[PDB]
An RNA structure, together with DNA, in which 136 nucleotides are resolved. It comes from the structure "Cryo-EM structure of Cascade-DNA-fullRloop in type I-B CAST system". Keywords: CRISPR, DNA recognition, DNA BINDING PROTEIN. The reconstruction used 116,526 particles. The entry has 5 different proteins, among them Type I-B CRISPR-associated protein Cas8, Nostoc sp. 'Peltigera membranacea cyanobiont' 210A and Type I-B CRISPR-associated protein Cas11. It was solved by cryo-electron microscopy to 3.13 angstroms.
Context: bound to proteins that are not shown
RNA sequence: UUGCUCAAGAGAAGUCAUUUAAUAAGGCCACUGUUAAACGUAGGUGAGUCGUGGCUUUAUGCC
DNA sequence: AGATATATCTACGTTTAACAGTGGCCTTATTAAATGACTTCTCCATGATCTAC
DNA sequence: GTAGATCATGGA
DNA sequence: ATATATCT
Numbered sequence: 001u002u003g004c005u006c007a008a009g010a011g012a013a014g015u016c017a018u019u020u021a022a023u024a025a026g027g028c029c030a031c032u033g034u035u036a037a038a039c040g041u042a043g044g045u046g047a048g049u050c051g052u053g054g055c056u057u058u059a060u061g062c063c
Numbered sequence: 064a065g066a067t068a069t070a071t072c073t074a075c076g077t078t079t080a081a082c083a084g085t086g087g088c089c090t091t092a093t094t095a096a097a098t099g100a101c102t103t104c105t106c107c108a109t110g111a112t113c114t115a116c
Numbered sequence: 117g118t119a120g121a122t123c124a125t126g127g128a
Numbered sequence: 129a130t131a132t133a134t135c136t
C1' cells in the first nucleotide's frame, strides 16, 4: 500500500396510580343376587351236650 | 465304606345362568378497560470575505 | 497578491 | 426330589 490513511449515536429516563367473579341451584326418584345340590364310593347275615376248682362275704364277679 | 436301586397311597369336582342401567339436563346475565404520554440536543454545505505572510 | 480561517446564509 | 435299605 485499497474513494484508502483517522473515525464511539453518544451521555438520561418506574408503565405507573385503582378495581370482590360475583350473587341461585337435591344427582334425584324404582329395584330380592336369586332359584338346586350327601363330602360323599361300601365289599351282608348261617351255629348243640350236662354238671364246677384257685381268689371273693352267701349272693356275685376274675381266671 | 462305597455304589445303587427303590419308595414315597388319595382324590375329585372346584359352578352351572342371566344381566354389567334404564331418563333428563352438560349453564343460565354481564362486563370484552377505564388515561396520558408516540424524543429529547448536536453534529449543515458552500461560497464570499477577512486577514496574515 | 494568495491561501487559510472566519463568517454569512439559509424557511418557516 | 429326597432318604434309606440293600448288594458288594
Base pairs, nucleotide, nucleotide: 009106010105011104013103015100016099017098018097019096021094022093023092024091025090027088028087029086030085031084033082034081035080036079037078039076040075053063054062055061064136065135066134067133068132069131070130071129107126108125109124110123111122112121113120114119115118116117